[PDB]
Shown are 45 nucleotides from a PDB entry: RNA. Released in 2015, the model rests on X-ray crystallography data to a resolution of 2.2 A. Keywords: protein-RNA complex, pseudoknot, RNA twist, toxin-antitoxin, type III, bacteriophage resistance, Toxin-RNA complex. The 2015 paper behind the entry is "Co-evolution of quaternary organization and novel RNA tertiary interactions revealed in the crystal structure of a bacterial protein-RNA toxin-antitoxin system". The entry also models calcium ions. The PDB entry is titled "Crystal Structure of the CptIN Type III Toxin-Antitoxin System from Eubacterium rectale".

Context: bound to proteins that are not shown
RNA sequence: AAGUUUACCACUGACCGAUAUGUGGUAUAUAAAUGGUCGGGUUGA
Numbered sequence: 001a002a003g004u005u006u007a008c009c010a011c012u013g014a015c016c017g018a019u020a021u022g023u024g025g026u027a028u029a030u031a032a033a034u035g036g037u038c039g040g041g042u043u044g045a
Base pairs, nucleotide, nucleotide: 007026008025009024010023011022015040016039017038018037019036
């Protein structure tokens, strides 16, 4: 130079759950990087 098959693992905030079209990681999950959305929930503008 040619060559062209995207996997898996967790995570997604009052609190309690859930979730990927969001987050990051690479054998690790008490990590890292996100914080939307849905159900519950809720004195107060």